[PDB]
RNA sequence: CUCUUCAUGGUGCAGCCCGUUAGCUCGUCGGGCUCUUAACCCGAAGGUCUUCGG
RNA sequence: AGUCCGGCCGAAGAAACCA
Numbered sequence: 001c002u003c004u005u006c007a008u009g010g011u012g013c014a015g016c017c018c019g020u021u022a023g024c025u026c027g028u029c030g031g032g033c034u035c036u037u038a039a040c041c042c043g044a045a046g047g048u049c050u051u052c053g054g
Numbered sequence: 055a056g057u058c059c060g061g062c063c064g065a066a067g068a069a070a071c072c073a
Stems, first nucleotide, its partner, number of pairs: 002068005010026001012024002028044005052060003
Other pairs, nucleotide, nucleotide, family: 001069cWW007063cWW008014tWH009010cHS009024tHH010046cHS015049tWW016022tHS022047tWS022048tHS023047tWH027045cWW033039tWW050063cWW
């Protein structure tokens, strides 16, 4: 130099494939079930997805 | 459109190499 890519929450992974304000789990906080505990279920805060543009 | 064509940092597969 010629192609072919890839990049998203604290790490880790879905995804709008034309288009009309982005999740799931782990971790932190608060709960809920249980006679109390370890498990288990739920809400919260998590970035506007690498930016320079068009 | 953050999810599209370009440029731009920066990790990677294949290939090339006369000052």
Record summary: Solved structure of RNA (P/E-tRNA) from Entamoeba histolytica HM-1:IMSS, 73 nucleotides shown. Lineage of the source: Eukaryota > Amoebozoa > Mastigamoebida > Endamoebidae > Entamoeba histolytica. It comes from the structure "Cryo- EM structure of 75S ribosome with A/P- & P/E- tRNAs from Entamoeba histolytica bound to antibiotic paromomycin". The work is reported in "Cryo-EM structure of ribosome from pathogenic protozoa Entamoeba histolytica reveals unique features of its architecture" (Sharma et al., Nat Commun, 2025). Rfam match: tRNA. Gene Ontology term of the family: triplet codon-amino acid adaptor activity. The entry has 67 different proteins, among them 40S ribosomal protein S3, Small ribosomal subunit protein eS27 and Small ribosomal subunit protein uS13. Method: cryo-electron microscopy, resolution 3.1 A. The entry became public in 2025.